An RNA structure (18S ribosomal RNA, nucleotides 1 to 607) from Triticum aestivum, in which 581 nucleotides are resolved. The reconstruction used 96,104 particles. Primary citation: Tanaka et al., Nat.Chem.Biol. (2024), "Boric acid intercepts 80S ribosome migration from AUG-stop by stabilizing eRF1". It was solved by cryo-EM to 2.9 angstroms. Among the 74 different proteins in the entry, which are not shown, are 60S ribosomal protein eL21, 40S ribosomal protein eS28 and 60S ribosomal protein uL29. The entry is indexed under ribosome, TRANSLATION. It comes from the structure "Wheat 80S ribosome stalled on AUG-Stop boron dependently". It holds a match to the Rfam family "Eukaryotic small subunit ribosomal RNA". Gene Ontology terms of the family: structural constituent of ribosome and ribosome. A reference for the family is Yusupov et al. (2001), "Crystal structure of the ribosome at 5.5 A resolution", Science. Clan: SSU clan.
Context: one part of a larger RNA, bound to proteins that are not shown
RNA sequence: UACCUGGUUGAUCCUGCCAGUAGUCAUAUGCUUGUCUCAAAGAUUAAGCCAUGCAUGUGCAAGUAUGAACCAAUUUGAACUGUGAAACUGCGAAUGGCUCAUUAAAUCAGUUAUAGUUUGUUUGAUGGUACGUGCUACUCGGAUAACCGUAGUAAUUCUAGAGCUAAUACGUGCAACAAACCCCGACUUCUGGGAGGGGCGCAUUUAUUAGAUAAA
RNA sequence: UCCGAUGAUUCAUGAUAACUCGACGGAUCGCACGGCCUUCGUGCCGGCGACGCAUCAUUCAAAUUUCUGCCCUAUCAACUUUCGAUGGUAGGAUAGGGGCCUACCAUGGUGGUGACGGGUGACGGAGAAUUAGGGUUCGAUUCCGGAGAGGGAGCCUGAGAAACGGCUACCACAUCCAAGGAAGGCAGCAGGCGCGCAAAUUACCCAAUCCUGACACGGGGAGGUAGUGACAAUAAAUAACAAUACCGGGCGCAUUAGUGUCUGGUAAUUGGAAUGAGUACAAUCUAAAUCCCUUAACGAGGAUCCAUUGGAGGGCAAGUCUGGUGCCAGCAGCCGCGGUAAUUCCAGCUCCAAUAGCGUAUAUU
Numbered sequence: 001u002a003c004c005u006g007g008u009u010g011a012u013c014c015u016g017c018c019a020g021u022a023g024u025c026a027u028a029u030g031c032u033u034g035u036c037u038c039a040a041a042g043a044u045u046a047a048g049c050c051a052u053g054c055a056u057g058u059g060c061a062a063g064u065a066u067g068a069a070c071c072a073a074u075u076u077g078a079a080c081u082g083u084g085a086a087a088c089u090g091c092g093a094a095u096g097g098c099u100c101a102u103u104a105a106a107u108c109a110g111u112u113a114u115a116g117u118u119u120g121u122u123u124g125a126u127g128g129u130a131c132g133u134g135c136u137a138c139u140c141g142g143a144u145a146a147c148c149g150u151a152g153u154a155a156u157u158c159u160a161g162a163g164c165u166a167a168u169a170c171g172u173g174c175a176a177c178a179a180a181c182c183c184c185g186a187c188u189u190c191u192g193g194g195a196g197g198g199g200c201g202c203a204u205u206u207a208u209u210a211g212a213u214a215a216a
Numbered sequence: 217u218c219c220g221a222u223g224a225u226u227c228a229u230g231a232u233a234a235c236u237c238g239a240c241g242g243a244u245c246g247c248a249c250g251g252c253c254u255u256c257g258u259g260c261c262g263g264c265g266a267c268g269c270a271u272c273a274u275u276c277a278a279a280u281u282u283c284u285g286c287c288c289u290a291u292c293a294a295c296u297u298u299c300g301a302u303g304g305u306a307g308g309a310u311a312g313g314g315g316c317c318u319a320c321c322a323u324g325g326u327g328g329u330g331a332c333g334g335g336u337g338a339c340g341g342a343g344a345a346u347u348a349g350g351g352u353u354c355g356a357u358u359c360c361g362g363a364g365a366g367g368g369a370g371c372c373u374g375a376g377a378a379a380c381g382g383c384u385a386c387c388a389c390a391u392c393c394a395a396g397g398a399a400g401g402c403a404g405c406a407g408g409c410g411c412g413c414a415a416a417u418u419a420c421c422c423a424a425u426c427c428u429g430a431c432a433c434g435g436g437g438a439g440g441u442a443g444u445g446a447c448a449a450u451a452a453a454u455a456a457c458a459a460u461a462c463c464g465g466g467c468g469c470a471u472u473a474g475u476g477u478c479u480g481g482u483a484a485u486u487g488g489a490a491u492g493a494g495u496a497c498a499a500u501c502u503a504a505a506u507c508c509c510u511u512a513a514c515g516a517g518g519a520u521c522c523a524u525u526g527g528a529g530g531g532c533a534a535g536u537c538u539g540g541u542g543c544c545a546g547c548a549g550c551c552g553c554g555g556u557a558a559u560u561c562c563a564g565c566u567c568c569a570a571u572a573g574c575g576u577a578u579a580u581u
Stems, first nucleotide, its partner, number of pairs: 004020004022581003026578006035451001037449001041444001042411001048409003052406003057091002063088002069083002089430001098364003108285003113280002117278002123273003127269001141170001147163001150160001152158001182199003187194002201240001202238001203236001205234006220227001242267001244266003250261003287335003294326003301323008339361003343354004366387002369384003389400001391398002417442001419441003425438001426436003457487002460483001463481001465477001494514001498510001524570005529551002535565001537564004546553002
Other pairs, nucleotide, nucleotide, family: 006530cSS006550tSS008015tWH009011tHS020532tHS032446tWH032572tWS036450cWW038448cWW039447tHS040445tHS044414tWS045412cWS046410tSS047099cHS051407tHS051418tWW054437tHS058429tSS059063cWH059088tWH061246cSS062265tSS064166cSS065085tHH067085cWW068084tWW072079cWW086146cSS087145cSS088167tWS094374tHS094376cWW097365cWW101363tWS104336tWH106286tWH108340tSS111282cWW112281cWW116280tWS117311cSS119276cWS121275cWW122274cWW126270cWW128176tSS131132tHS132138tHH136177cWS139140cSS144167tHS145165tWH146164tWH148162cWW149161cWH151159cWW153155tHS154394tHS154397tWS155397tWS167169tHS172243tWH175176cHS178179cHS179180cSS181200cWW186195tHS203239tWS204235cWW211228tHS212218cHS212219tHS222224tHS225226tSS238239cHS247263cWW255257cSS257259cWS279312tWS290331tWH292332cWW293327tWS293330tHS294331tWS297301cHS298299cWS300303cWH300321tWH301324tWS302324cSS304315cWH310312tHS315320cWH342355tHS364403tSS368385cWH372379tWH373377tWH374376tHS379382tHS380383tHS388401cWW393396tWS402406cWH404437cSS406418cSS412414tHS420503tWS421423cHS422438tWH423440tWS424439tWS441505tWS446572cWS454523cWH455489cWW456488cWW459485cWH462482cWW464465cHS466477tWS468469cHH472473cSS473474cWS491516tWH493515tHS496511cWW496512tWS497511tHS499509cWW500508tHS501507tHS502504tHS515521tWS516517cHS516518cWS523571tWS524573tSS527534tWS531549cWH532549tWH533568cSS541544cWS541558tWH544554tHS545554tHS545558tWW548551tHS552560tWS
C1' cells in the first nucleotide's frame, strides 16, 4: 500500500472456479493473562413467563387547623397565637425509562401548508351594566373530611350508620358613568325638528350593513 | 375629499336587529405599618404583593398536510366498486379540512414508469463496516420521529391519554380464599425460570445534569457512583550496565600474527546500581465509600515476581534433526502426508510469526 499466491498438464498458454492471504463499533467459543486510562453488556431464539422490593407525589409568610400534639406558656378581656402531623382543597402523575411485535409511501427524511384547528402553562395587553322602572352597587347557605364513636366481612388504601367543625371545595347573591348610538314615542309645531319617559357590559347564534379610487 | 393588513379573504374591525334557560364579569389570602380626623371611633386613606376568572397575542406543542425519495419477488397482470371504491350536492360529527359518516346522484380511481398481491430472521432516519475512485453490506440499541405495554376492544378524568406503575368487558395465563368472594399485568431497575451459540448486582445516593409539585426545602431504579466485565479502544512491564571470558566476523601489525572491536551468546557465570507489579502509614479522592494520582517503612538472581497462542512440505516465516507408527492412529482450508529410512501423524530438541495476546466457527467487506 490502486498488490495477489497454490490446485486441471508429460510439459505449455488460457477460461474458470476452489483454496489461501486482511479487517469488522461482530457475535460465540477456546487457551492465556501483570499495570494505567476507556466502556458494550438478555436485541438476535421467547412482544415467552414472573416470587420479592423499589421506580410519583406534593406546603408556602401568603386556600382550610380550637378537631388530637409540641414549644412559648395567660395579667385567665382575645389567642390556637409560633412551629406543626393528619385531613379537605389545588396541581402533577400524558414527561422520563423500556422495547421494536405489528408496520414496505405506510412509519420516516428533507421540504411545505393551516386563510382548515386545539393549545393548562409562560410573557404582554386587556376587563364596567349581575339589574335599577341602567337618573352610579340592592345579603351573607347547609354539610363534608381529619376527629369522636357503633359495626359487618376470612378478606385488601373492603365497607355502613350516628355526633362535630372549616373553604380559594360546592351553591347563591349587591354591581361602574354621559349610556356613546339605535327604536318607540305624550305633546309641541309641521319638523330636516324639539321632544317628556320605556327599551342596549362581555360572551353566544343568526341575519342585514360598513370596511373606501383611476389620471384632467 | 378615499382612511388598517395580505401574494390572495365576504379579512381585521365597526354599525344594526334580535337569540341564549350564559362558561364570565373577586363574598379570597399575606406581611408592613403610617399620612391625617369626618363623629378624633384598627377612625378617611391608600401601598407592594399571593391566588383566581375572561378575551386577544406570545411561548411550550400537537393534529392534520404538499412535493420527492425505500429492499426481494411476474411460478403475483390486473386491482377497487352491492355494503365508500373515484367524484358531486346537502347535511351530520369533529377542535377543525375530508367519504370521516349519512341520503341522493354520476361512473369513476390505480396499473410494464410494475398497480394489486406475496416475502422480509423489515420500525424509519441521523448513522456503521469496508473502502484508489465507483461501490458492497449493516442500522434492535443511549439523538430525533413513530408505535406498544399478555391479545383485542371501549372509556372516565383532564388543557393534554383511547393512559395501562387508570378503569370496564371478553380471550389466554395464573394468586389467595375461611369455598361466599377477592385481587391481577417487570417490552421500567434489580432478580428468577425458560429459551437458546449467546449477555452483570435482588448494592449506595439525590452530591452532579435536569425534571417535577403548593415548593429555595419534598421526591426522582430519571440520572449518577461502586461490584461483575480480555465486547470493542488506549498507553505500557517481564530487565539495564559493566568488566571476566573456552570462545566468533572485522577493525590497530594483516604479514606470522593474533584476540578486541559493536559485545552478538551458551553462559544457575561475577559486581554493585534502576524500578514498579505487590504490600502499607497518611493525605487526597467521594453524596459516603473504593480505584486512580501523590506518597513514610518493606518489594529481584533468574529455579524466581518463569508469556502465551498457533506453526516448521508448498502456498507461507521457519528442520533433507532424533525416537514411535506402518494407507493404522492421525494430519490436512487447498495441493497433499501415512503401505518399516514419515521434512506433514504421535513425541523430544531446535527454530518461525505475532505478542498480553493469539486460535477456531459463523455473517459480511